Solved structure of RNA (HCV-1B IRES RNA DOMAIN IIID), 29 nucleotides shown. The entry is an ensemble of 25 models. The PDB entry is titled "SOLUTION STRUCTURE OF HCV IRES RNA DOMAIN IIID". The structure was determined by solution-state NMR and released in 2000. Lukavsky et al. published it in Nat.Struct.Biol. in 2000: "Structures of two RNA domains essential for hepatitis C virus internal ribosome entry site function".
């Protein structure tokens, strides 16, 4: 740095919100 790590982890909004957005160690490649 590309991936996975997971669109999870976070975080937005603050009713709707079962939502959307939305990462990185690490450790892979």
């Nucleotide at each position: 740095g590309g991936c996975c790590g997971a669109g999870u982890a976070g975080u937005g909004u603050u009713g709707g919100g079962u939502c959307g957005c939305g990462a990185a160690a690490g450790g892979c490649c």